Notes: The RNA (23S rRNA, nucleotides 2242 to 3120) from Mycolicibacterium smegmatis has 798 modelled nucleotides. Entry title: WT strain WT mycobacterial ribosome. Lineage of the source: Bacteria > Actinomycetota > Actinomycetes > Mycobacteriales > Mycobacterium (subgen. Mycolicibacterium). Released in 2025, the model rests on cryo-electron microscopy data to a resolution of 2.47 A. It holds a match to the Rfam family "Bacterial large subunit ribosomal RNA". The entry is indexed under ribosome, mycobacteria. The reconstruction used 1,466,881 particles.

[PDB]
Context: one part of a larger RNA, bound to proteins that are not shown
RNA sequence: GCACUACGAGUAAAGAUGCUCGUUACGCGCGGCAGGACGAAAAGACCCCGGGACCUUCACUACAACUUGGUAUUGGUGCUCGAU
RNA sequence: CGUAUUGGGCCUCUAACCUCGGACCGUAUAUCCGGUUCAGGGACAGUGCCUGGUGGGUAGUUUAACUGGGGCGGUUGCCUCCUAAAAUGUAACGGAGGCGCCCAAAGGUUCCCUCAACCUGGACGGCAAUCAGGUGUUGAGUGUAAGUGCACAAGGGAGCUUGACUGCGAGACGGACAUGUCGAGCAGGGACGAAAGUCGGGACUAGUGAUCCGGCACCUCUGAGUGGAAGGGGUGUCGCUCAACGGAUAAAAGGUACCCCGGGGAUAACAGGCUGAUCUUCCCCAAGAGUCCAUAUCGACGGGAUGGUUUGGCACCUCGAUGUCGGCUCGUCGCAUCCUGGGGCUGGAGCAGGUCCCAAGGGUUGGGCUGUUCGCCCAUUAAAGCGGCACGCGAGCUGGGUUUAGAACGUCGUGAGACAGUUCGGUCUCUAUCCGCCGCGCGCGUCAGAAGCUUGAGGAAACCUGUCCCUAGUACGAGAGGACCGGGACGGACGAACCUCUGGUAUACCAGUUGUCCCACCAGGGGCACGGCUGGAUAGCCACGUUCGGACAGGAUAACCGCUGAAAGCAUCUAAGCGGGAAACCUCUUCCAAGACCAGGCUUCUCACCCUCUAGGAGGGAUAAGGCCCCCCGCAGACCACGGGAUUGAUAGACCAGACCUGGAAGCCUAGUAAUAGGUGCAGGGAACUGGCACUAACCGGCCGAAAACUUAC
Numbered sequence: 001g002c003a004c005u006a007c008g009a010g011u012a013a014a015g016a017u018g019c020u021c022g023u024u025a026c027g028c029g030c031g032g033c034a035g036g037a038c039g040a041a042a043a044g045a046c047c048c049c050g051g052g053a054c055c056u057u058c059a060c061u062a063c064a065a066c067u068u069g070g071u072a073u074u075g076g077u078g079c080u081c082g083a084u
Numbered sequence: 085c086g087u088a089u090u091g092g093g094c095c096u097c098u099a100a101c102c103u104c105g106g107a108c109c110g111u112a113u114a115u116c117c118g119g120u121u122c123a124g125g126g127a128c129a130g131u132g133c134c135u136g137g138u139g140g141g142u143a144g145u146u147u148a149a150c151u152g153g154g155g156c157g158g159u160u161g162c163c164u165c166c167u168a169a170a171a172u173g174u175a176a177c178g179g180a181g182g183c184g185c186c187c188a189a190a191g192g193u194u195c196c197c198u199c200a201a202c203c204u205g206g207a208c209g210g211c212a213a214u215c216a217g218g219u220g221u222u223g224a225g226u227g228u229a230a231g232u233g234c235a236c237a238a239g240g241g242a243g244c245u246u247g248a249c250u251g252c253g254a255g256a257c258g259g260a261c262a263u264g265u266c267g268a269g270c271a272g273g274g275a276c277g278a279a280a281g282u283c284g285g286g287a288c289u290a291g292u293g294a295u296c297c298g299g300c301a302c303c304u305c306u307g308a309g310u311g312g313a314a315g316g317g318g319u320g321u322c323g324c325u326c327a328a329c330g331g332a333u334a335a336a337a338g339g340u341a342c343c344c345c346g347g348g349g350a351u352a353a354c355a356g357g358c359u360g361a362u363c364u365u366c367c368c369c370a371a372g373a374g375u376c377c378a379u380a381u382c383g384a385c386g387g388g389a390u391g392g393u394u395u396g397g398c399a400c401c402u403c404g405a406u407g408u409c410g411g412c413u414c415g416u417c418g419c420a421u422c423c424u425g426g427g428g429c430u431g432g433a434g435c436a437g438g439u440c441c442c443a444a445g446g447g448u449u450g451g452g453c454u455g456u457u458c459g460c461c462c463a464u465u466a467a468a469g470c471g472g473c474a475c476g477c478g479a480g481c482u483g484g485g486u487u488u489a490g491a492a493c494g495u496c497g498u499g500a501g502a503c504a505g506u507u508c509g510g511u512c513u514c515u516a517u518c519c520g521c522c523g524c525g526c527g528c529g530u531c532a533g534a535a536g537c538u539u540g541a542g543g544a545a546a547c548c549u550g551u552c553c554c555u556a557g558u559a560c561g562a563g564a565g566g567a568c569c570g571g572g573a574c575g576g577a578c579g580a581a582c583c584u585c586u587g588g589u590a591u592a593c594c595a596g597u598u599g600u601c602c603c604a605c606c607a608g609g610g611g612c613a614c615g616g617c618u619g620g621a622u623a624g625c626c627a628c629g630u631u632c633g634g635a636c637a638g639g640a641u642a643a644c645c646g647c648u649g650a651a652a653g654c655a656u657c658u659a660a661g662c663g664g665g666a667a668a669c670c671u672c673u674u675c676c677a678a679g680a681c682c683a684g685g686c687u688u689c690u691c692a693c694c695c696u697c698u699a700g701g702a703g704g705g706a707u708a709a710g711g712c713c714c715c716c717c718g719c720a721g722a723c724c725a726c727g728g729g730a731u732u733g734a735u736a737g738a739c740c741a742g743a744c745c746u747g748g749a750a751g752c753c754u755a756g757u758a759a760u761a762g763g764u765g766c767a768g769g770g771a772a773c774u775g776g777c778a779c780u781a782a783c784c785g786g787c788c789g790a791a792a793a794c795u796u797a798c
Stems, first nucleotide, its partner, number of pairs: 002018002006023005026527008035519003039514002047348006053340004059145005066137002070133004075097002078094004101125003105122006148160003157177001161183006184329001185227001186286002191245007199223001202218004225234002228291001230289003249272004255266003261330001274283003297323007305316002355402001356400001357398003361395001363391001365389004372382002409484001410482003414476001415473005422447003425442006449463005490508001492506002494503003528679001532690007542676004548576007560565001578633005586627004593620005598613006638670002644664004693705005710788004715729004735781003739776004744770003751764005
C1' cells in the first nucleotide's frame, strides 16, 4: 500500500488479524463502549550529531563615539628657557 | 659669569575665525537666510589627516575529538612488557611502567685486569667501613623504566686522540604516503695499535615537529639595456609543550527553558527485550540458642537453586512522535494465602498461639497529613495479602508535581543564565473504518411447507461471612480462665426483584402570592417574568424502602488419617485390594441455549390442478396452513424486534361511575364603610389508577407462501 481482516501459547527486527500450533466462529447489519489495530494531527521539544540566530563577557579581531598632539585654515610685539 | 646657536612657556593686541548679542536692510508683511554696523570673544575654538588611548555601543566570528548516551573526570605523540593464539602484525576508558634527556666524554682505539657470596678480626671499627689468606661462576653490575643481551665482555682504569670524518653509496628492512632502519666497498685526511685490523656517535630499543615566512655565513648560479651592481640564487644553519604531538588561522570564551534547521533509534530519558550481580523467595550440612534436647521455634561460618518484582548492565525494536507519576471508574490473572476451609507438630492443659502442608471459591476499611505511590496517625472489621497486567487503564476524566514560555528567594557565575533546591499561575484535540466487546435485528439452512412445545450438548450467573443462646461454666485447669464437634436465632457487605408500606420526584392536578399586559369596565380569568416564586401531591420510575439468595446433599480427589498385607518369617497406609478425607473440581440452585452444520425430539393443519418447453431435466401459473403489511396500541421498545386486539371488538381515546388529590369553586345573599367572614356544600376542579360503555378510530384485503430422489431389513 494491499483485504475472501478471529482466539490464545510460541516464533520472530526482540509486544503479531497476516508466521507455527492448536481453539473457536453461519453471511450481513443497527445503537453503543473505546482495550488493540504501536490508531489519526505535527520529517520529536527532550538527548545526541552536522549547522543557524539572538544574547553575555577581563574570548579574538575590529569599527561607531569620547579623548591627545602634530600638521593647515595662521598674525605681531614684548619678555623667560639650548647645542657649533 | 663678558661671543653663537633656532624653537619651547607667558602677557598682550586685531585681522583670520565664532558668536544662538544688539540694531538696520532684502521685506508690505520673513525669529530661516544673506549683507551692513557695532559689541563680545579671539589666534583659542571648530574642522579636517595621522596618531595613542578607551571602546560588547555596533559587527563578523571561534569556543576539539575520543567517549559503552552526553557532561564532569582521563587520554590525545613516543618507548618497554603482557594481553598476542611459538613468522609479522593485531583493539579496548585492559593490565603494569617511563620519554620530551645526559655525555668532551659516559666517544674511538690499544693495553691491564675482573665480581659479588665467603670465616677472622693487632681498636676504635659495630650485623655492615679496608683488608688479605683461599670454596668464589653473576646470585653483585651494565647514565635515565622494561625487555633483549653482555665475562670472547656492552665492566672499570689508564695512554693517546678525535671516525660524534668528509662524498658516495652494492643491496636490502620497515612505510598507504611523507618518512623511518641496517649496511659491505670505493676517493682524501686523520685516530688507536709495531702490525694484524677497528674507527661514519653512545649495548639496542624513547629523548621528537612536516610546509610556508623570515634571519645568518660561503660559492666558478642569474643579474630587467652597456658594466654592472643591486635585484634576486644555491649549500650549510636558527625561529613552535604548533603536546588536540601529520601541525584547519600570526590571532578565540560562554547561554539560550525566547529558540531554529537537517538528521538518528548509528545514541540517552519510560516503557518492551536479553541477563540475573543485587532483590525476594526457596533449599542443602549443622555449631549454638532454646532447664539437659539441632532440628517446637531460631539457625553462626558456608554452599546450591527459583522467579523476573526492586537497584542495576546491554543498547535490539519505537526520535517522518510508543504521553510520564498519583487520583477516579473499571477491572483481569498467578499464588510465595490475609480471613474464611482441611491437615502435621509443638517448648499444643484448655482458650489463645507458633510453625509448615493442600487450597485462588469469595471477600478483603474509612479518614487526618502531604501531589503524593509509600508511610505515620485515629478508629473499625475476618481480614485490611503479595504481585503480574506498557510501574493495568488520558483515542474513558483530572493535571495536583513532574515538563516550556513570568517572576522571586537562597546558592554558583563579572556576567547572559543555571540549580533532579524552593516558591505562585500556566490551552489535555479526535464525528469509530477494522479487530474487540455489550445488546438488538436482517438473510439463508436445518431436504414438502407451516404453529407451537420441548430434551439438552454447551455457556453464563451466584459461591462472603459477624454476633448471641443452648449443650456447659460441663471436658480441661490449682486457680485464674475457659473447651471441641452440633444446632437455633438475629446481624454487616453483595446481588436479584418489586412499589404494599415510608419516602424522593410530580410542567396538562390544585392552590397561595409580587409585578405587569390583556380580555370594553369592573367582578373573573389568561400571557409573561428559570414553571415567575412558592406549598402540596395521581400514576410511573426509583432507594433510604420491603422480599428473597449464598445452601443441604451426592460423586471422584488434595494434604492428611487408615485396615488387611509380602516383597525383606518382622515391620509396613501399598506395589494387589478396600476405606475416610476440604469454600478447591463435577453435579446439585438460577439464566442463556438445536447456527449443537452432529442443525435433535413431540404434537396439530394445508398433503394434489395445470401448462409448457422436449421429454432430460428444466421454465411459466393454482393456490391453503400460516406469514407480511396495514390500523389501533402496550408496564415492549433507539429503529428494529416482542406482546394485545382489529366489529362476530374494549387496543386506544372520549363518556359515565368511582377512587385519588387538592380544601371550601363562581354567583348570589347576609354582617362589617371597608380589607374580609359565613351560607349556599365535605364546593369546584381535576393527567398516567378501577369497571362498563361502540360514540370516534382499526375495512366491501391485497400480497408472500404444496414433496427429485437411491439402498436394506420387516